[PDB]
RNA sequence: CGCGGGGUGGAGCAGCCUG
RNA sequence: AGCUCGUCGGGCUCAUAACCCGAAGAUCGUCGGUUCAAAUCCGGCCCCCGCAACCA
Numbered sequence: 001c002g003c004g005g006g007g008u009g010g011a012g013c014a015g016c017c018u019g
Numbered sequence: 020a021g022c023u024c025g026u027c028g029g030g031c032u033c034a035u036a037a038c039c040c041g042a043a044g045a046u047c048g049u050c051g052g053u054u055c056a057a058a059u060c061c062g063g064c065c066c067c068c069g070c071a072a073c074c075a
Stems, first nucleotide, its partner, number of pairs: 002070006010024004019055001026042005048064005
């Protein structure tokens, strides 16, 4: 560089599909 | 905004741990846009982690 995923209380992790 | 651990206060113990009763702690990585309303939806940025980088 092309494709994909992820940043959430002090730590790890849900909710990640409007209140 | 929820879970466990953690932290704070009071109990129990001669005291610590375990145990019991309570309390506090977010602004959802950052910057914009849309929306009456953005952790959520769409863009760029700062990083992190992978799959590929083949035929000579």
Solved structure of RNA (tRNA) from Leishmania major strain Friedlin, 75 nucleotides shown.
Primary citation: Rajan et al., Nat Commun (2026), "A small nucleolar RNA dictates the structure and function of translating ribosomes in Leishmania".
The entry has 76 different proteins, among them Putative ribosomal protein l35a, 40S ribosomal protein S7 and 60S ribosomal protein L37a.
Keywords: CRYO-EM, LEISHMANIA MAJOR, 80S RIBOSOME, TRNA, MRNA, snoRNA, RIBOSOME.
Rfam match: tRNA. Its Rfam clan is "tRNA clan". From the family's description: Transfer RNA (tRNA) molecules are approximately 80 nucleotides in length. Their secondary structure includes four short double-helical elements and three loops (D, anti-codon, and T loops). For this family Rfam cites "The tertiary structure of tRNA and the development of the genetic code" (Hou, Trends Biochem Sci, 1993). Gene Ontology term of the family: triplet codon-amino acid adaptor activity.
The reconstruction used 150,124 particles.
The structure was determined by cryo-electron microscopy at 2.25 angstroms resolution and released in 2025.